Entry title: Satellite Tobacco Mosaic Virus Refined to 1.4 A Resolution using non-crystallographic symmetry restraints. This is an experimental structure of RNA from Satellite Tobacco Mosaic Virus, with 40 nucleotides shown.
Context: bound to proteins that are not shown
RNA sequence: AAAAAAAAAA
RNA sequence: AAAAAAAAAA
RNA sequence: UUUUUUUUUU
RNA sequence: UUUUUUUUUU
Repeated sequence: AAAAAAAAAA
Repeated sequence: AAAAAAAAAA
Repeated sequence: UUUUUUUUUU
Repeated sequence: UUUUUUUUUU
C1' cells in the first nucleotide's frame, strides 16, 4: 500500500 | 470507500 | 468506498 | 502500502 476472512460504516 | 480484528504480501 | 481484528503479499 | 476472511461505517 494492495488482497482474502469476521465485523462495522457513508 | 474508509476503520478495527486474524492472515498474507511488496 | 473506509476503520478495526485474523491472514498474507511486499 | 494492498488482497482475503470476520466486523462495522456509509

The 2014 paper behind the entry is "Satellite tobacco mosaic virus refined to 1.4 angstrom resolution". It was solved together with Coat protein. The structure was determined by X-ray diffraction at 1.45 angstrom resolution and released in 2014. Ions in the entry include phosphate, sulfate, sodium and magnesium. Crystallisation conditions: crystals grown from 15% ammonium sulfate on earth with a reservoir of 15% ammonium sulfate over 14 days., pH 6.50, VAPOR DIFFUSION, SITTING DROP, temperature 296K. The organism belongs to Tobacco virtovirus 1, within Viruses.